Entry title: Cryo-EM structure of Cascade-DNA-TniQ-TnsC complex (composite) in type I-B CAST system. An RNA structure, together with DNA, in which 200 nucleotides are resolved. Wang et al. published it in Cell in 2023: "Molecular mechanism for Tn7-like transposon recruitment by a type I-B CRISPR effector". Keywords: CRISPR, transposon, TnsC, TniQ, DNA BINDING PROTEIN. Method: cryo-EM, resolution 3.6 A. The entry became public in 2023. The reconstruction used 281,621 particles.
Context: bound to proteins that are not shown
RNA sequence: UUGCUCAAGAGAAGUCAUUUAAUAAGGCCACUGUUAAACGUAGGUGAGUCGUGGCUUUAUGCC
DNA sequence: GGCCGCTACGTATCGTAGATATATCTACGCGTAGATATATCTACGTTTAACAGTGGCCTTATTAAATGACTTCTCCATGATCTAC
DNA sequence: GTAGATCATGGA
DNA sequence: ATATATCTACGCGTAGATATATCTACGATACGTAGCGGCC
Numbered sequence: 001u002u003g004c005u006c007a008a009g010a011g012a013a014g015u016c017a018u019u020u021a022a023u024a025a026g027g028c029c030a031c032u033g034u035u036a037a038a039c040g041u042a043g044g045u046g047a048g049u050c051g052u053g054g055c056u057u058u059a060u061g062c063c
Numbered sequence: 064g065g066c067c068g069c070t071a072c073g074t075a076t077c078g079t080a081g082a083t084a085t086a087t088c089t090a091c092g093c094g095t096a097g098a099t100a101t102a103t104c105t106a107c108g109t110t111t112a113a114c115a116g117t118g119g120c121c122t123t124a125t126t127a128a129a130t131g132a133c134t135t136c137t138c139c140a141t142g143a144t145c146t147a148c
Numbered sequence: 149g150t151a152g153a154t155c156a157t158g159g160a
Numbered sequence: 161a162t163a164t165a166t167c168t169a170c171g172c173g174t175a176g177a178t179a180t181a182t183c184t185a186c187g188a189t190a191c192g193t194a195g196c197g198g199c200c
Stems, first nucleotide, its partner, number of pairs: 009138003013135001015132005021126005027120005033114005039108002053063003064200025090174001092172012139158010
């Protein structure tokens, strides 16, 4: 050394003062959880001998 | 009558044959550890049915801002004229 | 006599 | 899915046999002693 070489839009400022979303509302009136069951397999009917001992109170029982 | 010697007998002892305690070798039956097959009874049925809301409403009023402010300065461009060297 | 500094000069 | 009775192989007694010395029971024996016969 570039229409260039240099070049701060800078210093300052409340968006503040004041507002109930309030007053009213039945989620209500009707409904049988009902009618029935085994905790339970299941295998069925027949007979004869004669006179008394160890325990115990006779009686009466035990062997 | 007393003392001494003999000898007959009891008895301790020692030998000896038999019973036995035991040590040792060898065989065998058993305790034990490892491997293996077995045994353990109920049980069962374990809800079948029908329904799984039927009605009506699903906000009615009212207000949808009221005020005032809407940059503030300077920094100009160009030529005539005054003035100092 | 000339170049640098100074001043005028401006609506709506 | 667990415990248990049972089968099987192995080593280690306890055994059983036997020999041997040693204890023990019994008999033979020699010695001590006491009683009795003999002598002073």